[PDB]
RNA sequence: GCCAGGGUGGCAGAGGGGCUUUGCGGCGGACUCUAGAUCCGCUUUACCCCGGUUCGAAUCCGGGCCCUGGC
Numbered sequence: 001g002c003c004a005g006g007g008u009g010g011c012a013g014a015g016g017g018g019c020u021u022u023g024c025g026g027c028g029g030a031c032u033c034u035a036g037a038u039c040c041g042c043u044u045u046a047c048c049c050c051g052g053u054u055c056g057a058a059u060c061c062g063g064g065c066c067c068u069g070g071c
Stems, first nucleotide, its partner, number of pairs: 003069004010024003027041004048064005
C1' cells in the first nucleotide's frame, strides 16, 4: 500500500440523530448471622483527533491513528 467488517463506560458487550441498555466489579450503608450469602444507595449521562452536513452528533460525509477476516 490494496476488498471489506469495525474502533462503546473498572470488565463484557446489544442498539444507535438528540430521552436511553444490561450483567459482572468496585464504592457506601444495613442484617439474630456459627459460614464465605442477604437488601438498599452509587460513577466520570460513557462511545479517539481535526473538518463537513444539522437546531444539535457518540449515532451522517472526508482526512489522521488502532484490531483484523485478506494481498

This is an experimental structure of RNA (tRNA), with 71 nucleotides shown. The depositors describe the entry as "Crystal structure of Archaeoglobus fulgidus O-phosphoseryl-tRNA synthetase E418N/E420N mutant complexed with tRNAAmber and O-phosphoserine ('amber complex')". It was solved by X-ray crystallography to 3.3 angstroms. It holds a match to the Rfam family "tRNA". The family is grouped with related families in Rfam's "tRNA clan". The literature on the family includes a 1993 paper in Trends Biochem Sci by Hou, "The tertiary structure of tRNA and the development of the genetic code". It is annotated as a transfer RNA. About the family: Transfer RNA (tRNA) molecules are approximately 80 nucleotides in length.